[PDB]
RNA sequence: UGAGCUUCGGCUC
RNA sequence: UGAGCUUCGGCUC
Numbered sequence: 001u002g003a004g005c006u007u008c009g010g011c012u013c
Numbered sequence: 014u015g016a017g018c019u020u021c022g023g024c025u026c
Stems, first nucleotide, its partner, number of pairs: 002026005009019005
């Protein structure tokens, strides 16, 4: 630098 | 109930 996941929150419809 | 985005953080390689 990257890949696969993931809690709470923000926006739009 | 759904759709398109989004900040910090957690896991795995």

The RNA has 26 modelled nucleotides.
The structure was determined by X-ray crystallography at 1.8 A resolution and released in 1998.